Solved structure of RNA, together with DNA, 60 nucleotides shown. Protein in the same entry: DNA-directed RNA polymerase subunit alpha, DNA-directed RNA polymerase subunit beta, DNA-directed RNA polymerase subunit beta' and DNA-directed RNA polymerase subunit omega. Crystallisation conditions: PEG-8000, calcium chloride, 1,6-hexanediol, Tris. The entry is indexed under transcription, RNA cleavage, TRANSFERASE-DNA-RNA complex. Method: X-ray diffraction, resolution 4.31 A. The entry became public in 2015. The work is reported in "The Ratcheted and Ratchetable Structural States of RNA Polymerase Underlie Multiple Transcriptional Functions" (Sekine et al., Mol.Cell, 2015).
Context: bound to proteins that are not shown
RNA sequence: CCAGCCGGCGCUCGCA
DNA sequence: TCACTACCACAAGCTACGCGAGCGCCG
DNA sequence: GTAGCTTGTGGTAGTGA
Repeated sequence: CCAGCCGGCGCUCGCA
C1' cells in the first nucleotide's frame, strides 16, 4: 500500500 | 351468613461450562 | 446433561365486610 484466511468443523499439545 | 382470595408448594425459564495453538476444508 | 437461581402461577387451609 492492496489481498486469502469471517466463523467453524473437526485434531494434537502443555498443565496430573 | 356471603365471598375474596391469602398464602404454601412445585413446575417452569435463562445462564456458565480454563488458556492458548495449529491444519485441511466448507458458503 | 447436570446443578441450580428466580418467577410465576395454581392448589389447599383462613378469615373479615